An RNA with a sequence from La Crosse orthobunyavirus: 35 nucleotides with solved positions.
It was solved together with La Crosse virus polymerase.
The sample was in a buffer at pH 8.
Arragain et al. published it in Nat Commun in 2022: "Structural snapshots of La Crosse virus polymerase reveal the mechanisms underlying Peribunyaviridae replication and transcription".
Context: bound to proteins that are not shown
C1' cells in the first nucleotide's frame, strides 16, 4: 500500500464582575 | 477537496493477513 475484522458521546470547557 | 493557519494540525483509530 491493499483486504478483512474490531473500537470510538461532547470543545472533558472555561472566569473576574451579580 | 474542505476546515484552520504569516506554529508543523484535522483530514477517524486499532489488530490480523
Nucleotide at each position: 500500500a491493499c483486504u478483512u475484522g474490531g473500537u470510538a458521546g461532547u470543545a472533558c470547557a472555561c472566569u473576574a464582575c451579580u | 477537496a474542505c476546515g484552520a493557519g504569516u506554529g508543523u494540525c484535522g483530514u477517524a483509530c486499532c489488530a490480523a493477513g